[PDB]
RNA sequence: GGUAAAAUGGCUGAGUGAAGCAUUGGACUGUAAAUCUAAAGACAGGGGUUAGGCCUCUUUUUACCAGC
Numbered sequence: 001g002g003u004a005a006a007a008u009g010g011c012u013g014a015g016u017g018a019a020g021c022a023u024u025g026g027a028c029u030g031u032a033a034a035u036c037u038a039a040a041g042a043c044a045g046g047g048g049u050u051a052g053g054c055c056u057c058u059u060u061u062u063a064c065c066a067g068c
Stems, first nucleotide, its partner, number of pairs: 001065005007059001010021002023039002026036001045057001047055002
Other pairs, nucleotide, nucleotide, family: 006060cWH007044cSS009041cHS022041cWW024025cWH026037cWH044058cWH046056cWH
């Protein structure tokens, strides 16, 4: 210097919209652990087609680049 793979949060499954585990006051529980009716952070940074998913420009992470 080039090629391949992923960028979502405290962790993690995808593209009808956002889904599962964790906690704030606690009810059964003298006791702060069992089961919720509400809570939240939300798809790395642009742009071209108007739409997420598509393609391109950067940034960060893993792997590879051997005798004709």